Released in 2024, the model rests on cryo-electron microscopy data to a resolution of 3 angstrom. Shown are 71 nucleotides from a PDB entry: RNA (CRISPR RNA; Self-target RNA) from Synechocystis sp. PCC 6803. Taxonomically the source falls in Synechocystis (Bacteria, Cyanobacteriota, Cyanophyceae, Synechococcales). Among the 5 different proteins in the entry, which are not shown, are Cas7-Cas5-Cas11, Cas10 and Cas7-2x. Entry title: CRISPR-Cas type III-D effector complex bound to a self-target RNA in the pre-cleavage state. The sample was in a buffer at pH 7.5.
Context: bound to proteins that are not shown
RNA sequence: ACUGAAACUGUAGUAGAACCAAUCGGGGUCGUCAAUA
RNA sequence: UAUUGACGACCCCGAUUGGUUCUACUACAGUUUC
Repeated sequence: ACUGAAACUGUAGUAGAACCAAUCGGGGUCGUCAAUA
Repeated sequence: UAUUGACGACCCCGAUUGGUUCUACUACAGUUUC
C1' cells in the first nucleotide's frame, strides 16, 4: 500500500374568477353699500 | 329730530367609494448500475 466512474432539481400547472367610474345638483338671479349732521 | 347719495355684479365645482372575496402550492422521482 493510491481520489470510484456516470447522473440537468427536473416534469405537469393561463395570476385568474366576480365587479357599471358611478350617485346628487334648473347656467341661475335685486337691494344693498357708506355715516353722520 | 332724520337726514347724506347712486352705484354694483356673484358662483368656477362640492361630497363620497380608492379595492372587496376566493385559491397560498398540488402530484411526484428519495437513489441509479442486465